[PDB]
Solved structure of RNA, 24 nucleotides shown. The structure was determined by X-ray crystallography at 1.45 angstroms resolution and released in 2023. Entry title: RNA duplex bound with GMP and AMP monomers. The entry also models magnesium ions. Keywords: RNA, GMP, AMP. Crystallisation conditions: 10% v/v MPD, 0.040 M sodium cacodylate trihydrate, pH 7.0, 0.012 M Spermine tetrahydrochloride, 0.08 M sodium chloride, 0.012 M potassium chloride, 0.02 M magnesium chloride hexahydrate. The 2023 paper behind the entry is "Insight into the structures of unusual base pairs in RNA complexes containing a primer/template/adenosine ligand". The model includes bound GUANOSINE-5'-MONOPHOSPHATE (5GP).

RNA sequence: U
RNA sequence: GACUUAAGUCG
RNA sequence: U
RNA sequence: GACUUAAGUCG
Ligand code: 5GP
Numbered sequence: 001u
Numbered sequence: 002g003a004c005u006u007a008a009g010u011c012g
Numbered sequence: 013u
Numbered sequence: 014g015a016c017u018u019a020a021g022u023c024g
Base pairs, nucleotide, nucleotide: 002023003022004021005020006019007018008017009016010015011014
Other pairs, nucleotide, nucleotide, family: none
C1' cells in the first nucleotide's frame, strides 16, 4: 500500500 | 478476501 | 419476529 | 439479504  | 460485533441505507 |  | 460505516478476528  | 471472509467472518464477528455495532450503527446506518436500501431491498 |  | 446486499451495501456503507466503525471496531476487531482470521486467511
Ligand atoms: P498467512 O501468511 O497470514 O497464513 O496468509 C496466507 C495468505 O493469505 C497469503 O498468501 C495471502 O494470499 C493472504 N493474505 C493474508 N494477509 C493478507 C493481506 O493483508 N493482504 C492480502 N492481499 N492477502 C493477504